[PDB]
Context: one part of a larger RNA, bound to proteins that are not shown
RNA sequence: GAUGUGUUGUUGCCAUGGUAAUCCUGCCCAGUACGAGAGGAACCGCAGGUUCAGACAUUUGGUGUAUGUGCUUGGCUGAGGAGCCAAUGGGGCGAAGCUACCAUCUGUGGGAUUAUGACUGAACGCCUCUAAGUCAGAAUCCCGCCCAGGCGGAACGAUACGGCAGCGCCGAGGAGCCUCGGUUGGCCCCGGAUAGCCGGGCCCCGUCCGUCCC
RNA sequence: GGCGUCGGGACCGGGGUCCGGUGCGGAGAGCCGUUCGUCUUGGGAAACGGGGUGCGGCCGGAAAGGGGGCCGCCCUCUCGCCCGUCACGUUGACGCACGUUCGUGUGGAACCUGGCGCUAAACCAUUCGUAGACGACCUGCUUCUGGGUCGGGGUUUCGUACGUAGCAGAGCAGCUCCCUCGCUGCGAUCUAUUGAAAGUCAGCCCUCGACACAAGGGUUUGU
Repeated sequence: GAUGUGUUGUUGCCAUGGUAAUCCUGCCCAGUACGAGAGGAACCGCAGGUUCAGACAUUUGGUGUAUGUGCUUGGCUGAGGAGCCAAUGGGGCGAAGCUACCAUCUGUGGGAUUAUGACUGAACGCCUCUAAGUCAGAAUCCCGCCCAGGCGGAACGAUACGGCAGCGCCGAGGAGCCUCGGUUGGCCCCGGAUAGCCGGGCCCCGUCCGUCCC
Repeated sequence: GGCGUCGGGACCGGGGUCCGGUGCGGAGAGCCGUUCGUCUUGGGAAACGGGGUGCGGCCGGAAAGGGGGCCGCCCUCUCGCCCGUCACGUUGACGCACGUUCGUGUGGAACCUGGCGCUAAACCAUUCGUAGACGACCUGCUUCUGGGUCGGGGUUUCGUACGUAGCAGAGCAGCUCCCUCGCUGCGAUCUAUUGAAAGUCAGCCCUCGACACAAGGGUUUGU
C1' cells in the first nucleotide's frame, strides 16, 4: 500500500501474535546457633557487582574533509599580500553529528497450581494428607508491565462554486425501472435445582410509594 | 419541602409456616393469533372498546439505540369477536404446477412535485529534518501577520591576521672622517598595535534592523 465503514480527519478500544531479566559478592545477623574441640551457618535488612536487555550523549574517550583555524615540505601565480596543486600533500588542535560497559540512565506485579508438607475424615468401630471436602506452596505455567495492532469495532469533528451547482433531513409524496436473492404466522426474557422442585396466602427481620397530621 | 405507622392500601429481599401441584397442565407433549368478501337483519359479548406513525404530553433504555406502556382532545362508535338469518359476487373462468407472505426487502440509477437546511476536505506541487534507500513520516505557508535572505548580537573553534612602528635581533656591507663617532641598508626571528584575525547551521541560540515575497497552481472525493 489493499478490501470495507458514503468522503475525510482527530482521539481512542481491543482480538491475536511476541515477551525478559539473571546470577554473585561484601557488611550485618555472628565467631552466633551446632559442636568436646577443630571449625562454623541461615531468614529479615543494607551497599554493590556479573550476564543480558532497552535507551542516551550532560560529562570522558573515538572519529573528523565544518576541508574550521594555526604550522610545515616540493612546485606554481614577477615579488609582497593573498592563494592554489601534490587522486584528503603532511601534521597540531578542533564545533556539530554519530558513537563506546571506553561515559551515563532504566529494567516491575499478581493468579491457578507442581513436587512436598499438612487439615478434617471415612473406607477399615482404631489408623490414615484422599475417597467426598479443605490449606500452604515454587527460577515452572498463565496473565500483568512492555512491543505490534484484524477483510475487527467505537466516540467525535467537518462535510463541496457562489450563480453554476452539487449534497443532507423531513420513515417525504408518489409513479415506474433494473438487480441480488432468500423466506411463506408469532412467542417481549425469572434464577436455577436435580438425593429435589413449582405456585399461592400467614408470621418475623429490613426496604418503598402516597393520604391526613406537624 | 421536611415529621408522626398517624392508619391503611400497595411492595419487594431473606428466613420460616401452612395450603395446592409434581411423570412438570400457571405444561415449549406448551401458549398467542388464526383473514372468502360485501348485504338485510336477530341473540350473546363489548359498550372503564376498536383505529388513526392523527396530534401532542408523561415515564420509558448503554454489554452490541431496537426502544413500549400510560394520559388528554378529536374523529371511527358501537362495524369488528361468537352463534344465527337474509341476498348476492369479476370471476361459478367449465378436474390440474410457480398459488398464499415477510415486503413499503437489499443494492443502483433516474422522473416530477413540497418544505427546512449546508457551502468542505484529501492528495500533488512547495517547505521542514525531530524522518528517510525510494515511498512513507514530522512540520511551515497574510494571525493578534508569516516564513525566508542578508545584516547584527550570543555561543564556540583555533590561537594573536595584513600593514605600521620599534631605541628588540646572531651578525654583515656601505658612507664618513680619511678613516672612526654616528648614519644608512640586508637580516630569520622578537615586541606593540592584537585573546587579535578568520569560521560558526548548512540539522547552533536571540533578533525583528534592511530586502523582496507570501490568497497562488494542479488532481480528485457525496450518505
The RNA (28S ribosomal RNA, nucleotides 4222 to 4715) from Mus musculus has 437 modelled nucleotides. The structure was determined by cryo-EM at 2.46 angstrom resolution and released in 2025. The depositors describe the entry as "RPL13 (eL13)-mutant 80S ribosome from mouse". The entry has 70 different proteins, among them Small ribosomal subunit protein uS12, Small ribosomal subunit protein uS11 and Large ribosomal subunit protein eL28. The entry is indexed under Mouse liver 80S ribosome, Spondyloepimetaphyseal dysplasia, RPL13 (eL13) mutation, RIBOSOME. Lineage of the source: Eukaryota > Opisthokonta > Metazoa > Myomorpha > Mus. Rfam match: Eukaryotic large subunit ribosomal RNA. The family is grouped with related families in Rfam's "LSU clan". Ions in the entry include zinc and magnesium.